RNA sequence: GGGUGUAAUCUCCAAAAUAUGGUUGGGGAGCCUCCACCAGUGAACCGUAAAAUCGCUGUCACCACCCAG
Numbered sequence: 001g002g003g004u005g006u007a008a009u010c011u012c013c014a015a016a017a018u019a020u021g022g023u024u025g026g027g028g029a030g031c032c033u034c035c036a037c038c039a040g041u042g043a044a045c046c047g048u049a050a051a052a053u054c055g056c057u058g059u060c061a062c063c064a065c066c067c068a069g
Base pairs, nucleotide, nucleotide: 001067002066003065004064005063006036009029010028011027012026013025014024015023021046022045038058039057040056041055042054043053
């Protein structure tokens, strides 16, 4: 190089911001299987409230193992 797993995803908890905002931390789920799970943006939406949807890009992040060399 190629194949499988993961969608660098989902979920819970705590605190935070509030239309120039939508954050930060922690736990859990996600085969053998560890480590990782982050960053940047778009739209919709929320008439100032606590909640958040749907994307796109970095990306084949990183890792385990397998096949080949």